Overview:
This is an experimental structure of RNA (28S ribosomal RNA, nucleotides 2449 to 3498) from Schizosaccharomyces pombe, with 981 nucleotides shown. An Rfam search finds the family "Eukaryotic large subunit ribosomal RNA" in it. Its Rfam clan is "LSU clan". The literature on the family includes a 2001 paper in Science by Yusupov et al., "Crystal structure of the ribosome at 5.5 A resolution". Released in 2024, the model rests on cryo-electron microscopy data to a resolution of 1.94 angstrom. The entry has 40 different proteins, among them Large ribosomal subunit protein uL3A, Large ribosomal subunit protein eL29 and Large ribosomal subunit protein uL24. The work is reported in "Ribosomes hibernate on mitochondria during cellular stress" (Gemin et al., Nat Commun, 2024). The entry is indexed under Non-translating, 60S, Large subunit, S. pombe, Schizosasccharomyces pombe, RIBOSOME.
[PDB]
Context: one part of a larger RNA, bound to proteins that are not shown
RNA sequence: ACAGCCUGGGGAACGGGCCAGGCAAAAUCAGCGGGGAAAGAAGACCCUGUUGAGCUUGACUCUAGUUUGACAUUGUGAAGAG
RNA sequence: UUUCUUUACUUAAUCAAUGAAGCGGAAUUGGGAUUUAUUUCCCAUAUUCUAGCGUUAAAGUUUCUUCGCGAACUGAUCCGCGUUGAUGACAUUGUCAGGUGGGGAGUUUGGCUGGGGCGGCACAUCUGUUAAAAGAUAACGCAGGUGUCCUAAGGGGGACUCAUCGAGAACAGAAAUCUCGAGUAGAAUAAAAGGGUAAAAGUCCCCUUGAUUUUGAUUUUCAGUGUGAAUACAAACCAUGAAAGUGUGGCCUAUCGAUCCUUUGUUCCCUCGAAAUUUGAGGACAGAGGUGCCAGAAAAGUUACCACAGGGAUAACUGGCUUGUGGCAGCCAAGCGUUCAUAGCGACGUUGCUUUUUGAUUCUUCGAUGUCGGCUCUUCCUAUCAUACCGAAGCAGAAUUCGGUAAGCGUUGGAUUGUUCACCCACUAAUAGGGAACGUGAGCUGGGUUUAGACCGUCGUGAGACAGGUUAGUUUUACCCUACUGAUGAAGUGUCGUCGCAAUGGUAAUUCAACUUAGUACGAGAGGAACCGUUGAUUCAGAUCAUUGGUAUUUGCGGCUGCCUGACAAGGCAAUGCCGCGGAGCUAUCAUCUGCCGGAUAACGGCUGAACGCCUCUAAGCCAGAAUCCGUGCCAGAAAGCGACGAUUUUUUGGUCCGCAUGAUUUAUAUGUAUAAAAAUAGAGGUAGGACUUGUUCCUACUCUCCUGUAUCGUAGAAGAUGGGCGAUGGUUGAUGAAACGGAAGUGUUUUAUUGACUUGUCCAUGAAAUUCCAUUGAAAUCUUGUGCGGAAUCGAAUCCAUUGCAUACGACUUUAAUGUGGAACGGGGUAUUGUAAGCAGUAGAGUAGCCUUGUUGUUACGAUCUGCUGAGAUUAAGCCUUUGUUCCCAAGAUUUGU
Numbered sequence: 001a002c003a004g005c006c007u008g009g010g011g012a013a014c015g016g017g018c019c020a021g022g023c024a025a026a027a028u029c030a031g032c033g034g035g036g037a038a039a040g041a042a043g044a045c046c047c048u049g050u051u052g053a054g055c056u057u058g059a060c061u062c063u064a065g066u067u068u069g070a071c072a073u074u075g076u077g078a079a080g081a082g
Numbered sequence: 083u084u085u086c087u088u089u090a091c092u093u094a095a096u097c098a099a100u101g102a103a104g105c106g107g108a109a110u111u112g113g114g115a116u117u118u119a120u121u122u123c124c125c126a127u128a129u130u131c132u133a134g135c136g137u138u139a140a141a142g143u144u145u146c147u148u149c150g151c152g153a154a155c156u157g158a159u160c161c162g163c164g165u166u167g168a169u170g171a172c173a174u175u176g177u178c179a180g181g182u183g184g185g186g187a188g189u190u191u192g193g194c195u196g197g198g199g200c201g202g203c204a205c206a207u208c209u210g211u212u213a214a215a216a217g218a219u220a221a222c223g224c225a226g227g228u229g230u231c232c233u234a235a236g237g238g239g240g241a242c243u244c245a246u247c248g249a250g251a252a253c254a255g256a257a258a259u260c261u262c263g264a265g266u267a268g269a270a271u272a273a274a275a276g277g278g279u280a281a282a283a284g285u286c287c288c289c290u291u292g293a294u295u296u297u298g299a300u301u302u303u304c305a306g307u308g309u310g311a312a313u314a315c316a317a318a319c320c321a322u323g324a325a326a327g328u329g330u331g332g333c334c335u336a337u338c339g340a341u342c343c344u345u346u347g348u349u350c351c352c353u354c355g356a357a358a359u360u361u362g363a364g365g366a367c368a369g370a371g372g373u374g375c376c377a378g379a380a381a382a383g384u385u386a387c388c389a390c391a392g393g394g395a396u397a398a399c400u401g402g403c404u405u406g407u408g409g410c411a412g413c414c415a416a417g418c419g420u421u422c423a424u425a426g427c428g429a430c431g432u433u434g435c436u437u438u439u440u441g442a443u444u445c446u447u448c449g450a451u452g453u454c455g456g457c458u459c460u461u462c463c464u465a466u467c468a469u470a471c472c473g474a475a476g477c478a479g480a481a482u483u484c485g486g487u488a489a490g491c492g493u494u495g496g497a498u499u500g501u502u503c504a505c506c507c508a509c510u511a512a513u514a515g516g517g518a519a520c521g522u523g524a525g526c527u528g529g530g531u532u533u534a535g536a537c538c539g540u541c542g543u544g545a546g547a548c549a550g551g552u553u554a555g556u557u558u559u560a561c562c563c564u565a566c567u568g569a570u571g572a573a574g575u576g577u578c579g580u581c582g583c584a585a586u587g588g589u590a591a592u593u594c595a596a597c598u599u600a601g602u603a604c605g606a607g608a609g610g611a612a613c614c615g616u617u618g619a620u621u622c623a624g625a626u627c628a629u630u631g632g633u634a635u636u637u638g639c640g641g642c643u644g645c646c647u648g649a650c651a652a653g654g655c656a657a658u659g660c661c662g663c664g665g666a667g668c669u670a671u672c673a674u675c676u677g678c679c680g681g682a683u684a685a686c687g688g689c690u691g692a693a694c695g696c697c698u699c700u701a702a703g704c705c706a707g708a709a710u711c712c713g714u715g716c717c718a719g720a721a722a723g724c725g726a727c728g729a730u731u732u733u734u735u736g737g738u739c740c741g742c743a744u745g746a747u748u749u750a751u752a753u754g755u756a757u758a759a760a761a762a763u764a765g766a767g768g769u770a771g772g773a774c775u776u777g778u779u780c781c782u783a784c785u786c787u788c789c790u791g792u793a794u795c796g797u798a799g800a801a802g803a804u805g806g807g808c809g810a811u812g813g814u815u816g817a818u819g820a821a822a823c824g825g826a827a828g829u830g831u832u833u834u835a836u837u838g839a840c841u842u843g844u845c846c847a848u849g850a851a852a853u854u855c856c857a858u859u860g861a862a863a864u865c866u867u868g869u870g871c872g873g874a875a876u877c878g879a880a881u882c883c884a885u886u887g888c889a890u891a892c893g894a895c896u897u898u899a900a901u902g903u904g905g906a907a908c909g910g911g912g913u914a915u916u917g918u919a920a921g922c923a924g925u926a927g928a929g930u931a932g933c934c935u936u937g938u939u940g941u942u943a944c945g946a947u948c949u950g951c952u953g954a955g956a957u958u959a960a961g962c963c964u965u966u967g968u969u970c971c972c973a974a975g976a977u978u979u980g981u
Base pairs, nucleotide, nucleotide: 002016005022006021007020008019009018027570028569029568030567031566034564035563036562038559039558046393047392048391049390051389052388053385054384055383056382059189060188061187062186063185065182066181067180068179069178070177071176072175075091076090078088079087080086081085095169096168097167098166099165105162106161107160108159113125142155192205193203194202201222208226209225210224211223229376230272231332232331236290237289238288239287240286241285242284244268246264247263248262249261250260251259270279271278273337275335276334277333292319294318295317296316299313300312301311302310307377320329321328322327343371344370345369346368347367351365352364353363354362401445404441408436409435410434411433412432413431417427418426454529455527456526457525459521460518461517462516463515464514467492469490470487471486472485473483474482494508495507496506498504535553536552537551538550539548540547541546576730577729578728579727580726581725582724583723586718587717588716589715591621593619594618595617596616597615604609622677623676624675625674626673630670631669632668633667638663639662640661641660642659643656644655645654646653647652679713680712681711682710687705688704689703741871743869744868754795756794757793774777803848804847805846806845807844808843812841813840814839815838817836821832822831823830878979879978880977881976882975884898887895902972904971905970906969907968908967909965910964911963912962914957915956916955921951922950923949924948926947929944930943931942933940
Other pairs, nucleotide, nucleotide, family: 001017cWW004036cWS010015tWH013402cSS025722tHS026571tHS029891tWS032565cWW033034cHS033560tWS033564cWW036524cWH041450tWS043045tHS044450cWH045397cWW046197tSS047396cWS050379tWW056544cSS057059cWH060184tWH064183tHS073174cWW074173tWH077089cWW082084tWH092171tWH094170tHS095173tWS100102cWS115123cWS116120tHS116122cWS117119cSS121124tHS128129cWS139158tWH140157tHS141156tWS143154cWW145152cWW146150cWW183185cHS184187cHH189381tWS190382cWH191383cWH196222tSS202204tHS207227cWW208274tWS209275tSS212221tWS213220tWH214219tWW226274cSS227336tSS229338tWS229374tWS231235tWS234291tWW234293tHH238322tSS238327tWS243282tWH244269cSS245265tHS252258cWH253256tHS267280tHS269282tWW278283tWS279282cSS282283cSS282284tHS292329cSS295330cWH297315cWW298314cWW303309cWW317330tWH323325tHS323326tHS339373tHS339378tSS340373tWH340378tHS341372tWH349366cWW353355tWS373378cWS383545tWS385387cHS393448tHS394398cWH396448tHS397448tWH399447cWW400446cWW403442cWW406441cWS407437cWW415423cSS415429tHS416428tWS417423cHS419425tHS443445cHS452523tWH452557tWS453523tWS454500tSS458522cWW464489tHS466468cHS467489tWH468511cSS470708cSS475481cWW477608tWW478603cWS487684cSS488709cWS489491tHS492512tSS493514cWH497505cWW499503tHS500529cSS509513tWW510512tHS511593tHS522525cHS528557tHS534555tHS542544tHS542545tHS560562cHS569892tWS569893tHS572721tHH584719tSS584720tHS585719tHS590622tWS592620cWW598614cWW599613tHS600612tHH601602cHS601610tHS602611tWH603610tHS605608tHS627670tHH629673cWS634664tWS636664tHS638915tSS639955tWS666959tWS670672cSS678714cWW683708tWH684707tHS685707tHS689699tHS690700tWH690702tWW691701tHS692698tWH693694cHS693697tWH694696cHS700702cWH730980tSS730981tWS732875tWS737876tHS737980cWS740873cWW741873cWW747865cWW748749cWS749862cWH750862tWW752755cWS765787cWS766771tWH767786cWS769786tWS770771cHS770772tWS771783cWS772782cSS781782cSS798842tWS799842tWS800803tWS816837cWW818835cWW819834cWH859860cHS869870cHS873874cWH885897cWW886896cWW887889tHS889894cWS890893tWS900975cWH913958cWW917954tHS918952tSS919954tHS920952tHH927946tWS928945tHS932941cWW980981cHS
C1' cells in the first nucleotide's frame, strides 16, 4: 500500500496475509478503549560526518584598540661635551 | 670639523574663554631714596549700600554769525607689529617598527575500538606459538622483544677449548688459586626468541679499516609501486694470510624516512637570455636535516541553549538469545542424630532445572513501538500460605513433615519507602510466589525520571562537569477497522401468530465462631478431643424497595432576606435566591430477601486372586475415595438447529380441491444402481437348525460351520411388437375396499373383496433391415407454474399512523385498539404531604397619643404578634387507588404477505 475473526509454527527472533488448525451467513445502531508494534514530526538520546553554530581559554593564526620608539611636521636663540 | 643635555623665545602647532569689552607701553601724579637731590635706586586706582536708581550726556572753552538739542574739540590723556589667557617646537597629526591585545575575527581540536569515552597501541617493526607437516592465513588471542649498542662487539690470520663433574696441593672452607683426569657443547656467542657454531661462529693473541667508491641483476614485504632489509655478481682501491682464500659491517631472522625548503660534498661543470669582469643567485649529481598518525596536515576546550546530514553499519532503549552468579531439584553416603549411615540433619563430589540478576552479543527498531511506581481490572501458571481429602513418626492434646493429590475458592486494614524491594502495628482461616511487551499512560495520575529557570557540595583558569543533593517545571487525538459490551434486522426453504424442544457457549458459592456431642473417647494425673447436629457470622453472587436511611424541579406545603407590581392579598426577579419538612421514584453490606445433589476420578486404601507352587491392593477385574473433573440445577438459545398447534386476503379481487390436457422440471448425483435378525470370536457361527420335557441336558442332527455377497433375488420378447397349441390355478404390477400394525426422524410395512394390464412355465406363426462399421438416450407417472372454466368461495393477518410505561438513546419491548363490561378529558371519594389559608371577629397584646358623661370592659386611633371559625387551606399522578358522575370521541386511512 492493500486490508481487517483467533491459536500454534517458522520468519528481519511478538504476522491480517505465509504453513497447520479453530472456523465462517445479508444489512445495521449506541458505546468502548484490547489490538491495528493507530496518528503526529526525515529521533530532540546515542554514534558517525575530515557537517555547523553559541560559549570559553595561558589552542593555532590574526585584529580594533592601546603602549613605546624612530622619522617627518620642526623654527629662532643661549651655556655646557669629550 | 662636528650634534648631545638643559634653559630661553614665539610666529608654527595644541588648549580654553568671549558680544574676540578695556592687553602692552609712555606721559601727567604723589609718599619715596638718592641726597648743599635728579622719580636716579620705589608704583601709585574711582564703586562695600540698606533687595532703590543708573541708557537715548550735562558742563567746559568756541566756530559758523551765536536763527538751532546748530558743526568740531572735549568731557572719555597719548601710542600700538598681538582679542585674551594657558601651553609650545613639546604636544598633536602622518608613516613605519617593537610590545600588549578573547574586546573582536577566522580556524582547528587524529585513528583503531565487541557503542563512544577512559585505558591500551593490536598506527612502523622482530622471535616462538595460535597455524590445521607446501605457501598463505584473523582477533584489544598467548609468551616475549625492538627504535638501541659496538673502532670492536667490524675484517683477516693463528693458537687454544668451553659449562660442569672427580681426585690432589694449598691457604682455610673458598674448591679463591693451582694441577691432573672425564667432559657432544649440558658454556659462550651485546640486547628477545628461534635457528647456527668445537683444530669454530666460542676464548686469547697479531695486523687492520670490505662499516670504502661505482654499475646493473636478484630476494622479501609486494601493486610484483615506494621505503626498509637482504643475496649473488661486475669495474676499482685496499685489509689480512705463507697460501688457497676470506672481507661491500655486526653468525642468521628486528633496530627506520617522500615532495617543497634548507644545508653539505663534488667539478679547471652549466645559467643569470644586449656584451663583459668580479660579487651574489640559480642548476645537474651524491648525502643530511623530519616528518613514530612511521606512503610523511601546521592545530585547545565546552554546550544542562543548541543545529544539519545520516546511521538500527552503533549505544541507552526495545524485542529476542545466552547462564559465569544466585536459587531449586536428583544421585553418592563419610557422618550428626546416646543406640539406628538415608525420622529429621547430611561434607567432599557428581547430574539437571530456573533466574524476574546485572552482564555478553549487537540479529529487529534511530523518515520516532511514549519510560518507573501507584490506582483500576481481567485472566493464566503452580514452585500450596489458608480451605478439602489422604500418609509417617509418641497416649491423647497437640506440633512437624503441606508433607501426597489438588490452583475449585480465598489471600486483608494501616505507619513508612516516589518506589521495587523491605521492615513495623494489627486483624485474619490465611495474609503463598509468579506470568500476561519487567500485563495495564488516545485508562488515569505524575510522586520517580523529567537534562530549558534556580541553589549547594566536590571538580574545572574558564565556558562548564557530576558513583551527587535541592526546588519550579504543558501528559495531545478515536469521528476508522477489528475486538468487546449491549441494540435492531432481510427471507428461497408458504404467511402471521401461540406454545415449546435444546445443540452449543457460560455457570457459583466461600470461609469462620460459639454451643450440643463433652469434661466424653483418651490419659497415673493434668488435662483433653473428633464425625455429626444447632445457632449465628465473613467474603462473594443474584434480586428487591414492606420497613429504615440518603436524595429533591413534587419547586408539594410552610418559613426567610433584598428589590419590584401603590397598600393589603396574591405574585415576580435573585442563571434552581435561602432554610424545615417533604409523597413518588431511585437507591444503601446505611435496607431486606434467596444461593443444591448426581457421576467419574487423583492421592491413597481394601476384595477376589496369581506369577516367583508362600507372601503381597494388580496381573484382568471389583469396591471405597478430595474444595479435582463432568453433568443436573442457573444464564444465553443456533439470528442458515428443530417440533406441536391456530387462522389461512371472501361472495369486489386474490386464493381453494378434483376435473377433463395442454407445456416444463426432476426420481435422474439413476441406468437392476433389488436384499432390515442378534450376538460371540480359545466359538454354538446357530441354517425348519434338527431331538425331546422347553430345561445350562440331550449324543440326538454332528461335520452345516471355515469358502463372507464370486451369494441370493431378478435377468429372453420393436427401450421389448402382433396372433396361437399345450401346462398348472400360480407369479408381477396397477386402481380402489375396509383395514391392521408403524412415533426415534412413525410418512413405512402387512393383509383383505371387487376390478383392469401383463406373465418367457413349455412349445410355433407374423414382424424389426437403407439408422446398409461407433459419434445415444428409451418411455411412464410424481409436485408447483401460463389457461377454458362449468362449482361456489369453507376462510386471514401483520405492519404504519395512534395508544401504554411493566419498556425505552434510536430501533426494539409490554399493552390498548375499528361499538367495546371501549376510550379520553374533567369532576367526586379515598390515600398521601405540609401544618392551620384568605377573610372577618375578639380588647388577647408590650405599649403609646388625642377626647370625654371619668369607668374592676372609658369610648378613639396606631400596634410585631396572639386566639377563634380552622386537622384548616393548598397539592395529590405526573409510573397512587377508586368512580353506576358529567362531557366528548372512535365503526377510520396507508403498506406488505399465499400452501
Entry title: Non-translating S. pombe ribosome large subunit.